Description: The RNA (LSUa_rRNA_chain_1, nucleotides 459 to 1532) from Leishmania major strain Friedlin has 926 modelled nucleotides. Ions in the entry include magnesium, zinc, sodium and potassium. The sample was in a buffer at pH 7.6. An Rfam search finds the family "Eukaryotic large subunit ribosomal RNA" in it. Clan: LSU clan. The entry has 73 different proteins, among them Putative 40S ribosomal protein S13, Putative 60S ribosomal protein L17 and Putative 40S ribosomal protein L14.

Context: one part of a larger RNA, bound to proteins that are not shown
RNA sequence: AAGACAAUGGAAGUACCUCCAUUUCAAGAGCCAGAACCAGCCCUACUGCAUUAUCCUGUCGGGGGUCAAAAUCCGGCGGGCAACGAAGUGCAAGA
RNA sequence: GGGUCUUGGUGAAAUGAGCGGAGUAUUUGAGCUG
RNA sequence: GCACGG
RNA sequence: GCACGCAC
RNA sequence: UCUUCUCCGUGAUGCUCCAUGUUGGCGAUGGAAAUGGGGUGCCCCCACCCGUCUUGAAACACGGACCAAGGAGUCAAACAGACGCGCAAGGGAGGAGAUAUG
RNA sequence: GCCAGUACUUCUCUCGUACUGAAAGGGAGAUGCAAAAUGCAUCUGUGGUGUGCACACGUCAAAUCCGUUUGAUUUGCCCAACACCGACCGGCCCUCCGUGGGUUGCGUUGGAGUGUGCCUGUUUGGACCCGAAAGGUGGUGAACUAUGCCUGAACAAGGUGAAGCCCGGGGAAACCCAGGUGGAGGCCUGUAGCGAUGCUGACGUGCAAAUCGCUCGUAUGAUUUGGGUAUCGGAGCGAAAGACUCAUCGAACCACCUAGUAGCUGGUUCACAUCGAAGUUUCCCUCAGGAUAGCUGGUGCUAGUAGAAGUAUUGUGCGGUAAAGC
RNA sequence: GAU
RNA sequence: ACUUUAAAUGUGCAAACAAACCG
RNA sequence: GCCUUAGCCAACUGCAAGGCCGGAAAGAAAAGAAUUAGAGGCACCAAGUGGGCCUUCUUCGGUAAGCGGAGCAGGCGAUGCGGAAUGAACCGCUUAGGGAUAUGUGGCGUCAAAACUUAUGGGCUCAUUCUCGAUACGU
RNA sequence: AAAGGGUGUUGGUGG
RNA sequence: CCACCGGCCCCGAAAAUGGAUGACGCUUAAGGCCAAUUAGUGAAUGCCCAUUAUUCCUUUGGUAAGGGCGGAAAC
RNA sequence: GGAGAAAGUGUAGCCCUUCCGAUGUAGAUGUGGCCUGGAGGUUAGGACGAAGCUUAUGGCGUGAGCCUAAGAUGGACCGGCCUCUAGUGCAGAUCUUGGU
Repeated sequence: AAGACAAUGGAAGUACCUCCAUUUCAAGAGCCAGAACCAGCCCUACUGCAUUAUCCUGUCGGGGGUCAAAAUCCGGCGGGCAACGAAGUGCAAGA
Repeated sequence: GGGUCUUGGUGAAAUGAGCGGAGUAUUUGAGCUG
Repeated sequence: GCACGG
Repeated sequence: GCACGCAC
Repeated sequence: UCUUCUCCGUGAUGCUCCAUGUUGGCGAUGGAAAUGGGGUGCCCCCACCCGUCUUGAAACACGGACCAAGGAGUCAAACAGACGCGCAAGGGAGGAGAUAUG
Repeated sequence: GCCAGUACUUCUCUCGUACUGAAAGGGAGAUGCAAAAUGCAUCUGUGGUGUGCACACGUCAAAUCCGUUUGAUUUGCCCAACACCGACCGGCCCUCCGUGGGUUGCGUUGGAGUGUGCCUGUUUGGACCCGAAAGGUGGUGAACUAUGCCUGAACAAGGUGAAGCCCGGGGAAACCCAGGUGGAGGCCUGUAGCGAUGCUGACGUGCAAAUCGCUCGUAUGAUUUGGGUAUCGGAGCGAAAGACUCAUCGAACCACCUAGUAGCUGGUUCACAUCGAAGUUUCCCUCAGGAUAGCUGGUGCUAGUAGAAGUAUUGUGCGGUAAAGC
Repeated sequence: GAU
Repeated sequence: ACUUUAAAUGUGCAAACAAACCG
Repeated sequence: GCCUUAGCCAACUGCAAGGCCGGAAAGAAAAGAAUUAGAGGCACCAAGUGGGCCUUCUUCGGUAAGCGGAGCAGGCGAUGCGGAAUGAACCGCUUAGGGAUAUGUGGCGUCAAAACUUAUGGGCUCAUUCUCGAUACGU
Repeated sequence: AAAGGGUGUUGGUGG
Repeated sequence: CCACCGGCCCCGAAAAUGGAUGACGCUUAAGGCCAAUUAGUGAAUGCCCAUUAUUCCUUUGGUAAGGGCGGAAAC
Repeated sequence: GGAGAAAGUGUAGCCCUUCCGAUGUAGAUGUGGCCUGGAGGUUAGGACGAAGCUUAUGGCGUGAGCCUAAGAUGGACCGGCCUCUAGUGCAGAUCUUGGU
C1' cells in the first nucleotide's frame, strides 16, 4: 500500500518518488498563463417570387332549433385579397 | 455575431468587394414605357 | 415588330 | 386581349 | 421614380529550410525552476487461456511447474526458367605437361 | 613457410553452326526466261500479302516572347513481332506423269550458340527433425524353470487291520463256525517337508516389480531334496496350460544390416512493406493420397485508349417452366 | 388422362 | 397429372477505321 | 474501271474467289436515341488448395430433425468494429496513426450517453403463486 | 401454443 | 332489440436445484396501434452513441503527376 | 541574418509541390532491413581498464534492434564500414542434458 472483486493486461489521468535527460536564469522569450489582431475553416444572423375558388363576403328562399333568435346545413346572384405576421403550398439568392 | 487547448501566424515577397491610390459617377433590378 | 391565348 | 416572352 | 458604390496596383537576380508581436507568473547559479522520460499505488472505463487439428475452441478436445545451455529445408549430381558477366558462327574444357619454381 | 596459389600451352575432346527415314540412304537461296524425270542466265540481297517502333516528306488542331511545343493524321521504308500463303529438303502416298494433288518431321526461308555466377522448381540419395508392429546374418545362455540319467540325504505320533502261522468246537465227507498271532495298502487322522482352497481378509507410492495372517490339500510314494551330467531358438522340453527355456516367450537374449519404410501423429527459431486463395473439374487398386485445369504471386513482351464490359437501348433469333385446360 |  | 395456348426472370447475334457501300 | 482462275453456267458483258485503280464518308443526324475511378493483346516460371459450413428464393428423399442430396446469389472459414442483455453466419458498417463535425442500425425512468419522466397529440388495456405486456431473425 | 368459449370492456355490418 | 365480424383482456394452459421482458420496477405507463419536434404562431434539422461519411494534421506505398539543380551579384 | 543545394531504384530519403490507395489465414515476393561465428580489405580503440555480466541509465528507431551513463563489477583483448563464407536467431516437439 491493500478487503472479499484470482492474477496478469489496454487506455486516460492523478498522488508520491526519481543515483535520468534536456532547457532556462535579467534583459534575457526558457517554462506556464491571459487578452488583441490577420488568414482559413465551422455555426447562428439578416429572404423574395409564384399559387389560393371544394375559399371569403352580402342578400333572397329553404331547413333547423329556442322560453323567443341566432348558428351548424342546402340552393338561387351581388361582389371579391381571409393578406400583420393569411396559408404551416412549391422554389428560394438575403456581418 | 460565436468558436478554433478542432489549424497556422504577428507581415522575412499580406493579391484582398477585406491593403492601398484616384471620383461621385457606373449599371443591377423594380414600376412605367414604342 | 414577332411570338402567346380566344 | 396580352398576366406583360424574343430583338432593338 | 425607387433601388446599389465604381476604376487602377506591388514576379521570384528568392532553388530549399529556419530565424519577427503584447501583458503578467516562475526562474538572480541552487541541495533552484521548468519540460520530458522512468517507478509504485489509486480512481472511472475496457478486456474469456496460450499452441494445435478442425466447418466450428474460453471449452467438460490434446500438449502445457521454473530456469540455463542444445535443438529442425542441408551437401552432391542431372535438367529447366529468370537475372548478372565474357566471347560469338563459334564457345569451352578436362586430364596432362612445361618453366617462373628450386 | 612463400607455393595445394598465380602466370603459360598444344592437338585432341565436347556442345553448336542441318535435318529427315524402321532401314538401305538422301539432304534445304533469290529473281528472269523456260517447262529439262541434275534446263539456262545474272548475284548490292527483305519469296509475297495484311497489321505494325523510330526516321524522312507534307498536312490539321490546340496552346505559346510567338520560336516553338503537345496530340492527331497522309505518303515512303518499314526494325522486333503476329496472322494467312508460297517455295524448297527428307519420309509416305494419289495421279490422265503435269507448270498436278494429299499429307508428315522435335525441317529450311541472312544463324544464336556457349562457358561461368546466382535464385526458384522437379528427381535420387538419411534428404526438414523425431517415431512402428516387423524382416535378415552371426553369436551367448538349462545358477530361474521343463524332462532323462549317475551318486548321496530324509519322512514325529496315532487308527484300521489283508496274506502266511497256532489252537478250540462241528461234520460220513466236502468243508463250516470261533479265539489268537502277524503287520499288507499309489489306506485313514496328524508334525517336519512339499503345495496353495476360501476370506473375493491385510497390503495395494508394500516388508515384497506376488509378500503377510488365519483357514485349507498331501504327507511310504506316479514322494521330497544336495551335487554331477545330458537335450535349445522356426529350436528344446511338456501327466498338454500355447506351460516353461535366468523379473524377457502365439518364437529368448546380444551385436550388426539400421538413421529399415511410414499416403499416418507431433515439432519447425528475426522485423516491417506490397499483394492474396481454395474445399470445385477430369483420370488413377482411385476415397486420411496424387497428377490435371481453375483460383494466387512473381517476371515481363508489345505501336498507351487498340480486338473493352457479370449494365442499358434499338433491331433480330431461341424456349414450353408458372399460370391456364381436360 | 385419371375419372 | 398429359396438352393445343402461354408469361415474368433468361439466353444467341448486330449496331462504319484490317469492316461495310459506289464504278 | 481493270487484271487473273487448268472455278459454275449452253455461253458471257451473269455468278464465285483473290487482287489493283477511283468515289463517298451527319466517322454516324432527328425521333427519350447510352454510360464508364472505360489502355487492348500475348507469353514464361511457380505456391497453397482438391474434408467445407450458414442464409435468401427454388426444391428432391424422409413421419420429422441443429437430417441427407441439388440449383442461383451473398456470407463465415480468412475479421475485427458499432447494435440486437448473451450467440462464427442476423442488423449497420467493412479496418494506416490521431483531432473536429455529422450520421447508420439501435435507442432517450435508473443501471447507462440521450425528452433533468418532451408535447400546449388521438385511441385502447387491469392481468390475484412460471404470468398482463413490452427489440425482428429466435425457443 | 390450437380449436372452442366470456355481456370483461371498446366498435362495426345487416335487420 | 337481434344475428354475425373485429380490437385488447380472461379461461382453455400439467414437471422435476431457487430465478429471470437482461435486473429493478412501471399502470394520468416506463404497455400496445398511430402521429409529432417545442406546436391551429405564422414557415426544411428535439436529443445520444461507430475503426462509416466530410474535413484538418502526420506516416507509408504507387501503372503516380509537375517543377528546380551553368552556384544571380554583394556579404 | 544564417545554413543547404547530390542529374538521383533503394539511405539520416538531392530539394520542393500535388493526387490516390492502406485490414487479412494458407501462400508469393521486396527491403543502402535487424542480429550471430569465421575470411579478404580498410579505419580505429584498450592497464588513465578489452570481452563478459548487472539496471526506476536515459536517448534514437513503426519494428527487428542500436547507442550513451553508472557499477561502491571484471582483469586482456576488441569496435565501425565494403566484400566473402556458414554447424547463423527458439516458448512449447509425453523434446535432450544440468540445476531448482